Solved structure of RNA (SHORT RRNA-III OF THE LARGE RIBOSOMAL SUBUNIT) from Trypanosoma brucei, 182 nucleotides shown. It holds a match to the Rfam family "Eukaryotic large subunit ribosomal RNA". Gene Ontology terms of the family: ribosome and structural constituent of ribosome. On this family, see Yusupov et al., Science 2001: "Crystal structure of the ribosome at 5.5 A resolution". Rfam 15.1 lists 107,465 matches to the family in 2,616 species. It was solved by cryo-electron microscopy to 5.57 angstroms. The entry has 76 different proteins, among them 40S RIBOSOMAL PROTEIN S8, 60S RIBOSOMAL PROTEIN L18A and 60S RIBOSOMAL PROTEIN L4. The depositors describe the entry as "High-resolution cryo-electron microscopy structure of the Trypanosoma brucei ribosome".
[PDB]
Context: bound to proteins that are not shown
RNA sequence: GUGAGAUUGUGAAGGGAUCUCGCAGGCAUCGUGAGGGAAGUAUGGGGUAGUACGAGAGGAACUCCCAUGCCGUGCCUCUGGUUUCUGGAGUUUGUCGAAGGGCAAGUGCUCCGACGCUAUCGCACGGUGGUUCUCGGCUGAACGCCUCUAAGCCAGAAACCAGUCCCAAGACCGGGUGCCCG
Numbered sequence: 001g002u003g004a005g006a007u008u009g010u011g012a013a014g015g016g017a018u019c020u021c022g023c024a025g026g027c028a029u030c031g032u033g034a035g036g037g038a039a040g041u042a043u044g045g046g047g048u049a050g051u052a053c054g055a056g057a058g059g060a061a062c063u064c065c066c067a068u069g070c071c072g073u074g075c076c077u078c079u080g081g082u083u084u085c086u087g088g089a090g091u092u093u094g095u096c097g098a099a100g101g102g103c104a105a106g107u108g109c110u111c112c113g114a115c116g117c118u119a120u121c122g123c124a125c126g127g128u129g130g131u132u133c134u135c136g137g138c139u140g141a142a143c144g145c146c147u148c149u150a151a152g153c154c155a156g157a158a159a160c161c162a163g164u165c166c167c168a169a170g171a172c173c174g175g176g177u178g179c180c181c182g
Stems, first nucleotide, its partner, number of pairs: 004020005025180006035167003040070007053058001071126004079119004087112005092105005128162004136154003
Other pairs, nucleotide, nucleotide, family: 001002tWS003021tWS004021tHS007018cWS009014cWW009015cWW011012cHS024025tWS024182tHS027179cWW031174cWW033168tWS038164cWW040069cWW043068cWW048061tHS048062tHS049061tHH050059tWS051060tWH052059tHS054056tHS054057tHS073125cWW075122cWW076078tHS076118tHH076119tHH080117cWW083113tWS083114tWH119121tSS132156tHS132157tWH133156tWS134156tHS135155cWW138148tHS139149tWH139151tWS140150tWS141147tWH142146tWH143145tHS143146tHS149151cWH169173tWS
C1' cells in the first nucleotide's frame, strides 16, 4: 500500500478458509542447450629401397598408399549357436479291450526345427576446430657488437578446450505453436 463477490467453512454477539477478482488457466504441441558427460588406439602391408646412409658389413626414413589390431560403439541379411514353438517328425518303457489316437514317463526319449534371442562362433560403424607443451624461430633492445627476449612476434605435441556424440537448462531455463479459458 492494503479489493469485491461468490463459493466455502465452523464449538460460543463472528472470524476466516477456499476460489475467483481490474487482466488465471487448462491442454496440447513444437522447440533451445546452460550445464554435465564425452573415445578411440597402436602396430602391419604397399611403397620408399635395398634408395638414402654407409667404404663395406650393412643399411634407414616420410608423404603416399593399402591394411590390420585392440579398444569402443552399433547390429542380425547371413551364419552359427541357442529351443518348453512341448512345432513337426522320429523313438523306448509303460498305459488306455481295441487299431486309431492320446496318456503317463514331474519338459520320458531322439532327429528335424523356425522365430526370437544372440556370438568377435554372426554383421555394421568410429567427426575437425582451437589453445598450447616443449621446442624452434622470426624480429630484437638491453649492452654503439651480439643475442628468439626484454618489448613485439611466428610456428608449434598422442596435452588441453571445443565441434560431434550422450543428458536435458537453475528442484526454480526460457522460445515457438495448436486448441479451450478465464